[PDB]
Context: one part of a larger RNA, bound to proteins that are not shown
């Protein structure tokens, strides 16, 4: 945290 | 995290978050609401 | 106590309410009282309004059932508000009250009496239906609404209750009854357009789709009929 | 009526 | 309800 | 907003109902009878039984 | 428990 | 008049705010536990007043005292935690 | 400290065969 | 932390439904041709 | 090869589709800002 | 609780613009045909 | 319009 | 629609006289009714060698003597 | 030898 | 003088 | 729209499921 | 029917039915594979080889050679 | 065989 | 990899 | 672009 | 026009 | 569709792989  | 002695892939399976019923073990106080 | 049981239910409670609509029954007093009339308090009956809201659950239904735009010039309204207009004259009967009962019980019969804002006639106003003018009024547009002739059918009211001033005649105020135009307010019908899944369901429909006449509905329409088309 | 009729399953529609 | 949004899901209690 | 009072059907009253505590028939449990007849469906608030993994005071 | 919100009845207290 | 609606009874039903002590000075394994002296009363016990239709909570004071309060799953990787 | 392909654990992937960090139980830890 | 496990269920994970925004030589998938 | 869905260049014309102002809706609760009552906060 | 927004992404009177899609006409050859 | 081809009866 | 081309089987004559054919090694079979190998005639029925080439032409299956 | 489908290249052709 | 590209159903 | 395969009516050298 | 094997319902041998071939029909299957639907526009070179059309040079004057470039095919 | 795709073959 | 399993 |  | 982990399985029921 | 057979095509259950390129 539009993530591994 | 898992298919190989070992490696890059395809795909599924599981773990890691929120919410609604039932339930195991345990419980000091108030408030509030459309339970 | 919504997923299963829209299954079954024992008790108790969940709609009254008005004495200012009307005759009784009791019971307490003041006046006299033989008798009585006041007045105050409770009870049940006629009698009116309300009981169609509110409160519960989600079976049923793929529907104009809902959500949104519109339409009713094709329709209903008790309470409520505003403006025009009315209340004449007559008849009944019955609970409640006395007597007498029937039933196991839920329920109910005969006889007597009596009163209303109770029921029923007569008038008037007033409504509805057709046919013949005239051209006031809304509207976007009159099968609507106003006038004027004609046949007809329907067809209203309770001047009642309370309280003062009234010797007494009578006012003066509260609540109230009928009728006609329009309004609110709670509805009734119609449209156009939005919102699941199945082709191992391809054809369906015959009052079905529409026209012409008509009934029935508050009101428009196969909503129902008769007939005349083959439509959707 | 294949821009899916009919028929069949499943369910009160909505604001949320 | 739940997702960063696009969406995907449910619609008993209170109108 | 709809739509329903065990389940299918049908009327009186009323301005409004085919009326959850109002009426008629059928089917279907269920209760009181002195055996002749006569009543009753809580999907209203509490409470009772059943069904079930599931849900409270007869103030 | 009808004291508050309301509704149904009353002329009104109720 | 009103099981509408209002008020309480029971229930880990949802939100939102607190408790199950502080504080100095020594000792140990120094986080934490123990010894000494203190200090407060949210919460608990026992009274007055307010609130309530009447009562119960709730809210302001007064006695009294640390006194009355802690479980649940986990401990090989993924994943925080033990090669006893 | 017990048992010793036995009990049992174990969402997945694996542990347990007499020297079990993976079962029981104790004393530590962790959220 | 007044809580904290455990069984179904729904969304995310999940670009495993894709409009934004996935594939189809040899891994699942180009009709045997027009 | 039928429906369907995509379709070469220029000129005039229309105003459906787009696009821009404006009038009449789409109830209330629900959702987010600031204030302002309950000790603050849920409310 | 009082103010400002938002939500039901939908409807419906009316003005106004012509680039593109649609929809009448008029003119083309570069895509397809045909000799 | 001048050519090219195991295209078919 | 015509018109070949070499192979292959079978019959009919001429010559010759024991093997012939087959397998990794055998056997069945065929042969004194004269085979197998040679020459000379007769009939059949299928194909269409080298040239020939990631060479040509068809939607594709597929298409080769003149 | 007959009959007959397509395509490629040359075109200020339709 | 835009007569065109896929092509559900359908043919061959 | 390759082989294979069925219905009917020819032919049948060489090869050859089943035997 | 002969052999080979522990067995041999094969694989080898010797024979043989249906089929294979020709007229009319039916069935619609293949690894029926370039395991790559079709239609426009763009994005460095090199080098064979089949069709055609233009140029230059040879040539036995051949419908014939050899070399450049342009279009559509086929390769690496 | 270059630029660019790919898991890699290509 | 211009006869694309590239970019549209 | 189907 | 197809595809949506491996088998059950191009099977079972039904239609042409 | 004469007939062998085309097309169209689920569930219960069962499994942690199967499956593709290269070392």
């Nucleotide at each position: 945290a539009u993530u591994c | 995290g898992g298919u190989u002695g070992a490696u890059c892939c395809u795909g599924c399976c599981g773990g890691a978050g929120g919410c609604c019923a039932c339930u195991g073990c345990u419980a000091u106080g108030g408030g509030g609401g459309u339970c | 106590g919504a997923c299963u049981a829209a299954g079954c239910c024992a008790u108790g409670c969940g709609a009254g309410u008005c004495a200012a609509g009307g005759g009784g029954g009791c019971g307490u007093c003041c006046c006299u009282u033989c008798u009585g009339g006041g007045a105050c308090g409770c009870c049940a009956c006629c009698g009116g309004c309300g009981g169609a809201c509110g409160g519960c659950u989600c079976a049923g239904u793929a529907a104009c059932a809902c959500g949104u735009c519109g339409g009713u010039a094709a329709c209903c309204u008790a309470c409520c508000c505003u403006c025009g207009g009315g209340a004449g004259g007559g008849g009944g009967a019955u609970a409640a009250c006395c007597c007498c009962g029937g039933g196991a019980a839920a329920c109910u019969g005969g006889g007597g009496c009596u009163a209303a804002u109770c029921c029923c006639c007569c008038a008037u106003a007033g409504g509805c239906c057709u046919g013949g003018g005239g051209u006031a009024c809304u509207g976007g547009a009159a099968g609507g609404u106003c006038c004027c002739c004609a046949g007809g059918c329907c067809g209203a009211a309770a001047g009642g209750g309370a309280g003062c001033c009234g010797u007494a005649a009578g006012g003066c105020u509260c609540c109230g009854c009928c009728c006609g135009a329009g309004g609110a307010u709670g509805g009734g019908c119609c449209g156009g357009c939005g919102g699941c899944c199945g082709a191992u369901u391809a054809g369906g429909u015959a009052g079905u789709u529409g026209g012409u006449g008509g009934g029935g509905u508050a009101a428009c329409g196969g909503c129902c009929c008769a007939c005349c088309a083959a439509g959707c | 009526g294949a821009a899916g009729a009919u028929c069949g399953g499943u369910a009160c529609g909505g604001g949320c | 309800g739940u997702g960063a949004g696009a969406g995907c899901g449910g619609g008993a209690g209170c109108c | 907003g709809g739509a329903g009072a065990u389940g299918g059907a049908c009327a009186c009253u009323g301005a409004g109902a085919c009326a959850c505590g109002g009426g008629u028939c059928c089917a279907g449990g269920c209760c009181c009878u002195a055996c002749g007849g006569g009543g009753c469906g809580c999907a209203g608030c509490a409470g009772g039984c059943g069904c079930g993994a599931a849900a409270c005071c007869u103030c | 428990g009808c004291a508050a919100u309301g509704c149904g009845g009353g002329a009104a207290a109720c | 008049g009103c099981g509408a609606c209002g008020g309480g009874g029971g229930g880990a039903c949802c939100c939102c705010c607190a408790g199950u002590g502080c504080c100095g000075u020594g000792c140990c394994u120094c986080u934490g536990g123990c010894a000494c002296g203190g200090c407060u009363u949210u919460u608990c016990c026992g009274g007055a007043g307010u609130g309530u239709a009447a009562a119960a909570a709730g809210c302001u004071c007064c006695g009294g005292g640390a006194a009355u309060a802690a479980g649940g799953g986990c401990u090989g990787g993924g994943c925080a935690a033990g090669g006893c | 400290g017990g048992u010793g392909g036995c009990a049992g654990c174990c969402g997945c992937c694996g542990c347990g065969g007499u020297a079990a960090u993976a079962c029981c139980g104790g004393c530590g830890g962790c959220c | 932390g007044a809580g904290u496990g455990g069984u179904g269920g729904c969304c995310a994970c999940u670009a495993u439904u894709a409009u934004u925004g996935g594939g189809c030589c040899u891994a699942a998938a180009g009709c045997g041709g027009c | 090869g039928u429906a369907g869905c995509c379709g070469g260049g220029c000129c005039c014309g229309u105003a459906a589709g787009u696009c821009c102002c404006u009038g009449g809706c789409g109830a209330a609760a629900u959702c987010c800002c600031a204030c302002g009552g309950c000790u603050c906060a849920a409310c | 609780g009082u103010g400002g927004g938002g939500c039901u992404c939908g409807c419906u009177g009316g003005g106004g613009a012509u680039a593109c899609u649609g929809c009448g006409g008029g003119c083309c050859u570069u895509g397809g045909g045909a000799c | 319009g001048g050519g090219a081809g195991a295209g078919g009866c | 629609g015509g018109g070949g081309g070499u192979a292959c089987c079978c019959c009919c004559g001429g010559g010759g006289u024991a093997g012939g054919g087959g397998u990794g090694a055998a056997a069945u079979c065929c042969u004194a009714u004269a085979a197998u190998c040679c020459c000379g005639g007769g009939g059949g029925g299928a194909c269409c060698g080298c040239c020939a080439g990631u060479g040509g032409c068809g939607a594709a299956g597929g298409c080769g003597c003149c | 030898g007959g009959c007959u489908g397509g395509a490629a290249c040359g075109g200020g052709u339709c | 003088g835009a007569c065109g590209g896929u092509g559900a159903g359908g043919g061959c | 729209g390759a082989a294979g395969g069925c219905c009917a009516g020819g032919g049948g050298a060489g090869c050859g499921a089943a035997c | 029917g002969g052999a080979u094997u522990a067995g041999a319902u094969a694989c080898c041998c010797g024979g043989g039915u249906a089929g294979u071939c020709c007229u009319g029909g039916c069935u619609g299957u293949a690894a029926a594979g370039g395991a790559u639907g079709c239609g426009g526009g763009c994005u460095a070179g090199g080098u064979g080889u089949c069709g055609g059309g233009c140029g230059a040079g040879c040539u036995u004057c051949g419908a014939g050679c050899u070399c450049g470039c342009c279009c559509g095919g086929u390769g690496c | 065989g270059u630029a660019g795709g790919g898991a890699a073959g290509c | 990899g211009u006869u694309a399993a590239g970019c549209c | 672009g189907c | 026009g197809c595809c949506u982990g491996g088998g059950g399985a191009g099977u079972a029921c039904g239609g042409c | 569709g004469c007939a062998a057979g085309g097309c169209u095509g689920a569930a219960a259950c069962u499994u942690a792989a199967a499956g593709g390129a290269a070392u």